25S rRNA, nucleotides 1830 to 2639 from Paranosema locustae: 733 nucleotides with solved positions.

[PDB]
Context: one part of a larger RNA, bound to proteins that are not shown
RNA sequence: ACUGCCAAGGGAACGGGCUUGGCGCAGUCAGCGGGGAAAGAAGACCCUGUUGAGCUUGACUCUAGUGUGGGGCCGCGGC
RNA sequence: CCCGCUUCGCGCAGCAACGCCCCCAGAUGGGGAGUUUGGCUGGGGCGGCACGUCUGCUAGACCCCAACGCAGACGUCCUACGGUGGGCUCAGCGCGGACAGAACCCGCGCGUCGAGCACAAGGGCAAACGCCCGCCUCACGGCGCCCCCCCGGGUGCCGGCGGGAAACCGGGGCCUAGCGAUCCCUCGCGCAUGCACGCCGCGUCGCGGGGGUGGCUGAAAAGUUACCACAGGGAUAACUGGCUUGUGGCGGCCAAGCGUCCGCAGCGACGCCGCUUUUUGAUUCUUCGAUGUCGGCUCUUCCUAGCAUGGCGUGGCAGCGCGCGCCAAGUGUUGGAUUGUUCACCCACUGACAGGGAACGUGAGCUGGGUUUAGACCGUCGUGAGACAGGUUAGUUUUACCCUACUGAGC
RNA sequence: GGACACACCGGGCAGCGCGGGCUAGUACGAGAGGAACGCCCGUGCGGGGCCGCUGGUCCGCGCCUGUCCGACAGGGCAGGUGCGCCGCUACGCCCCGUGCGUGUACGGCUGGA
RNA sequence: CCUCUAAGCCGGAGCCGCCCCCCCGUGUGUCUAAAC
RNA sequence: GUUUCCGCCCCCCGCGACCACGACGCGGCCGGGGGCUGGUGCUGUGCGCG
RNA sequence: GCGAGCU
RNA sequence: GCGAGCCGCUGAGGCUUCCAGACCCCUGCGGGGUGUU
Numbered sequence: 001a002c003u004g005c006c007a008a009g010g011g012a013a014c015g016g017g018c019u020u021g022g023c024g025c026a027g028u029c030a031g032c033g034g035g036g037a038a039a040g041a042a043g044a045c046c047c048u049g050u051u052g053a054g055c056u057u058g059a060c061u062c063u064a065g066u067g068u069g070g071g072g073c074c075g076c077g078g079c
Numbered sequence: 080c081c082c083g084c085u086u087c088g089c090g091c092a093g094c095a096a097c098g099c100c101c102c103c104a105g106a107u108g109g110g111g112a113g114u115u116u117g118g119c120u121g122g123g124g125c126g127g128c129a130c131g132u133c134u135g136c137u138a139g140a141c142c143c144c145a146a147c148g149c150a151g152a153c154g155u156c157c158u159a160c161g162g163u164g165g166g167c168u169c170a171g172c173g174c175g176g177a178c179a180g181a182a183c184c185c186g187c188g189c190g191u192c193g194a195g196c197a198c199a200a201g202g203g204c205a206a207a208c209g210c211c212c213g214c215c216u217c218a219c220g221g222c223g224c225c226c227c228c229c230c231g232g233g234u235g236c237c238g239g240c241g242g243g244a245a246a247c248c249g250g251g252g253c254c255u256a257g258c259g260a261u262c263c264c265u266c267g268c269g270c271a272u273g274c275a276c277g278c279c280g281c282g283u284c285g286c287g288g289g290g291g292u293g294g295c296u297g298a299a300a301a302g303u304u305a306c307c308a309c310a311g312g313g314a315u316a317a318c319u320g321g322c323u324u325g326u327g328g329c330g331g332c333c334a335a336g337c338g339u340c341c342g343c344a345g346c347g348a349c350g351c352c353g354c355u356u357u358u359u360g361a362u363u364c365u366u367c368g369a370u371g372u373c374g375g376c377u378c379u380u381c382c383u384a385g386c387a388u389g390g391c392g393u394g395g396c397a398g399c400g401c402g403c404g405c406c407a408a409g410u411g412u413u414g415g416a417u418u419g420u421u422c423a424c425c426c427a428c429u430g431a432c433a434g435g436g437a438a439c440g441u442g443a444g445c446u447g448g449g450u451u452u453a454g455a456c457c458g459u460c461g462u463g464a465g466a467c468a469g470g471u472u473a474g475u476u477u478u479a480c481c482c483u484a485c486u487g488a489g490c
Numbered sequence: 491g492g493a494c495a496c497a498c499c500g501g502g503c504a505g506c507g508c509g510g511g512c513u514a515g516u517a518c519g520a521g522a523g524g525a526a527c528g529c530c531c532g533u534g535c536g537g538g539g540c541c542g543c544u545g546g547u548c549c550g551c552g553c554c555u556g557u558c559c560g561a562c563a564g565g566g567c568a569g570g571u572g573c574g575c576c577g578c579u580a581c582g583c584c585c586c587g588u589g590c591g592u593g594u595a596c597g598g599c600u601g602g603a
Numbered sequence: 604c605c606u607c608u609a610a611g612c613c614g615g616a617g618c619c620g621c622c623c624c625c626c627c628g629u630g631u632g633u634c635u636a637a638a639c
Numbered sequence: 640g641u642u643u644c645c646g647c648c649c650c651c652c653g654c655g656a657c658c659a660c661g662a663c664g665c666g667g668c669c670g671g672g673g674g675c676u677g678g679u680g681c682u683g684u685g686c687g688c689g
Numbered sequence: 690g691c692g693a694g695c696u
Numbered sequence: 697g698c699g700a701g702c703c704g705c706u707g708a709g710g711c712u713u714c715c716a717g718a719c720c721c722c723u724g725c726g727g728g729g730u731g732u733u
Base pairs, nucleotide, nucleotide: 002016004023005022006021007020008019009018028488029487030486031485034483035482036481038478039477046312047311048310049309051308052307053304054303055302056301059114060113061112062111063110065107066106068104069103070102071101072100075084076083077082078081088094089093117130118128119127126147131153132152133151134150135149136148154295155197156252157251161215162214163213164212165211166210167209169193171189172188173187174186175185176184180183195204196203198257200255201254202253217239219238220237221236222235223234224233225232226231240249241248242247263290264289265288266287267286268285269284271283272282273281320364321362323360325359327355328354329353330352331351332350336346337345373448374446375445376444378440379437380436381435382434383433386411387410388409389406390405391404392403393402394401413427414426415425417423454472455471456470457469458467459466460465491635492634493633494632495631496630497629498628500626501625502624505535506534507533508532509531510530511529512528518523536586537585538584539583540582544580545579546578547577550573551572552571553570554569555568556567557566558565559564589621590620591619596614597613598612599611637642638641639640645731646730647729648728649727650726651667652666653665654664655663670723671722672721673720674719675717676716677715678714680711681710682709687705688704689703690702691701694698695697
Other pairs, nucleotide, nucleotide, family: 001017cWW010015tWH013320cSS013321cSS014319tHS014438tHS029659tWS032484cWW033034cHS033479tWS033483cWW036443cWH043045tHS044369cWH046122tSS047315cWS050298tWW056463cSS057059cWH057462cWS060109tHH064108tHS067105cWH073099tHS079080cWW085086cSS085096tWH086096tWS087095tHS088098tWS108110cHS114300tWS115301cWH116302cWH119147cWH121147tSS129148cHH133199tWS134200tSS137146tWS138145tHH139144tWW151199cSS152256tWS154258tWS159161tHS159216tWW159218tHH163242tSS168207tWH169194cSS169205tWW170190tHS180181cHS180182tHS192205tWH194207tWW203208tWS204207cSS204208tSS207209tHS213242cWS217249cSS220250cWH237250cWH243245tHS243246tHS259292tHS259297tSS260292tWH261291tWH292297cWS302464tSS312367tWW313317cWH315367tHS316367tWH318366tWH319365cWW322361cWW324326tWS324356tWS326358cWW328357tWS333349cWW334347tWS334348tHS335347tHS337342tHS338344tHS341395tWW342347cWS355384tWS363364cHS371476tWS377441cWW385388tWS385409tHS386408tWH387430cSS389616cSS390595tSS396400tHS397518cSS397522tWW398517cWS398523tSS407617cWS411430tWS411431tSS412433cWH416424cWW418422tHS428432tWW429431tHS430507tWS441444cHS447476tWS453474tHS461463tHS461464tHS479481cHS488660tWS488661tHS491646tSS499627cWW503623cWW504536tWS513527tHS514526tHH515516cHS515524tWS516525tWH517524tHS519521tHS519522tHS541543cHS541580tWH543582cWS548574tWS548575tWH548576tHS549713tWS550681tSS551709tWS580581cSS580582tHS592618cWW593616tHS594615tHS595615tHS600608tWH600610tWS601609tHS602606tWH608610cWH636731tSS636732tSS637732cWH638733cWH643645cHS644646cWH644730cWH655657tWW657662cWS658661tWS679712cWW683707cSS683708tHS684706tSS685708tHS686706cHH692700tHS693699tHS
């Protein structure tokens, strides 16, 4: 996706459909929340990615800032 | 260098030719910027490295042959522990010999290798591959080839040698481990070289070594995230299910022994055989474009391994009671204190308060106390961000107006 | 077509306990203790009804305050409150009684190999 | 030779099945009907 | 097949013991509905006059 | 008709 | 004269959805369909 409903089995190890049985079918109204492993959402957990970002520091390589040395910054005097 | 000065400069009645400023060069620098923080793995992490090399086994008689398979080893060491010639025989045992003893040294006899050969293991080896001594440095240069990623080893040729009377042996270690690309650096060697031409090691090359990548075919690299994001993965964990059943639960068999005597009234050791899936593991088959994760409440049903109630059999059953066993799953199996609890434990009742299943029944049924987001406190840990065998407190519970089922209702 | 009266295929299934009295202080037992069959009477849980009683509830009547309709009367609004019918309901009441059959375990009878 | 068993038989549980009770739908029986 | 009661049913109408809606139960002038009266209850002694 | 009182 | 309240008329009045009625009033008869002959 398409959809009658169960039981067991097998099966991707829990089927609405398969197998073997059990049943139900004028297809309506209202309740209802067992199931559709219901709908929401490309699982947020976990792992993987040679994909990130936030953040930290004893990571690596740098860097603003602070500080230091030398030089340039065309003046006179004296010790 | 020190002191005045003003006429530069300056944040300017002052300072003052310093300094501002500019240029180089150190130092500091998670304040910030980038980036990194491996892999294997019965999920990942922690741990450990079948991550490179070697031996025995696994290995199922060529070879090859997997596992976080078994038992180990290597990364060194050696101018001798290398080369060679000669001689020798080792471990161990026996019997003798003053001091002399368990254990000193010497001798004789035996001694298939039980010794030794750096080391792991295997193989090898007795006038040796071991021990001792002498002389040595084949632990050599240049060309090849093979086994072959290399590593390592084998084998040749031409030189140079050593040992030996020689044949021969030697291209390090008895054999199988003991090691490393490109680029760069460095050294040795070159019948190389400066692309207009010479010269100056100012360089460049070729060849061969070396300096190294052990994560060992070789990035240059710490964390944290519970604020997290994305691409994914049921290739892979955290429920259920499935297989399994170690563990858990339950049941048998045997009968040593206990039970006043008495194996079996009832027990029952030492052992052995099963079953179950109500425990927990093991595994990773299903699900990660989601199957709502504990407990309770509620409500229904099922199983029997039977708690009560019915009928029995048995007793170490006088009665009362109690034990053991059988048939039977119809009807039952409570109210509470503490704890989120399940479990447990007490109180009270009771005929009894059995053990369980139903996706550890049951969240589009509820509740939301626990746990497991984002707030926060504490202890421990961490320098830190942050972490938890932890404790605490606050923390959203969506939708059926589809199908089916069910409940009633019509035809 | 319409309508009545039935039959029964299939499906559900429901009542389950407890206690007291008598038995009987008997059996039994040295004693202490101490039954049962049967009969009777309570009672619980479950089930199905029912509303006569009782209890709960309120569509009624009464009361009460504030305010408004000029006052009274009758009322509104904001309400509050006492009692209460029908009905619904439980806290109330009634019924769930016996039987029959196969035959479990088991006890027996006859009866072989 | 005993024996509840191999044949046969009797009793026998809150089990099971009837009965009762409730539901369902199919039947059965009866009644009834003018014209063109 | 048409007329139409020939037999009926359904809607409509009313009621309630039934009922969400359908359905179900009664009845449709030998009927029904409402008044009114009486009964039966509830409340608790009305307005007004003295 | 009573009525606490008040005029 | 005012005056809450009380008293009497007054178990009155209000209410009664339940029951009864021999009383009063009202009151229609439309549509659809199907069977049988």
The entry also models magnesium and zinc ions.
An Rfam search finds the family "Archaeal large subunit ribosomal RNA" in it. Its Rfam clan is "LSU clan". The literature on the family includes a 2001 paper in Science by Yusupov et al., "Crystal structure of the ribosome at 5.5 A resolution".
The depositors describe the entry as "Structure of the Paranosema locustae ribosome in complex with Lso2".
The structure was determined by cryo-electron microscopy at 2.9 angstrom resolution and released in 2020.